[PDB]
This is an experimental structure of RNA (VS Ribozyme), with 22 nucleotides shown.
RNA sequence: GGUGACGCCGUAAGGCGCAGCC
Numbered sequence: 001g002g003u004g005a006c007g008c009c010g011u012a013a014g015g016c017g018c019a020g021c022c
Stems, first nucleotide, its partner, number of pairs: 001022003006017004
Other pairs, nucleotide, nucleotide, family: 004019tHS005018cWW010013tHS
C1' cells in the first nucleotide's frame, strides 16, 4: 500500500485500533 481476524459499537452491512500473505 492492498486482502482480513481479535477488541468495542452495528435488525448488520459496516466504523473503527492492530496482527497474518508480502
Sample source: Synthesized enzymatically from a DNA template using T7 polymerase. The depositors describe the entry as "Solution Structure of the Active Site Stem-Loop of the VS Ribozyme". The entry is indexed under RNA hairpin, RNA stem-loop, protonated adenine, GA base pair, RNA. Released in 2004, the model rests on solution-state NMR data.